[PDB]
Context: bound to proteins that are not shown
RNA sequence: AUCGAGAU
DNA sequence: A
DNA sequence: TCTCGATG
Numbered sequence: 001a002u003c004g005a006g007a008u
Numbered sequence: 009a
Numbered sequence: 010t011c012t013c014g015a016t017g
C1' cells in the first nucleotide's frame, strides 16, 4: 500500500 | 461520511 | 477524528 470490523 |  | 484485525 489493498481490504473489511469497530469508537465517537 |  | 480514532482505534483494531486481516491480507499479496
Stems, first nucleotide, its partner, number of pairs: 001016007
Annotation
This is an experimental structure of RNA (RNA_9 mer), together with DNA, with 17 nucleotides shown. Released in 2015, the model rests on X-ray crystallography data to a resolution of 4.1 A.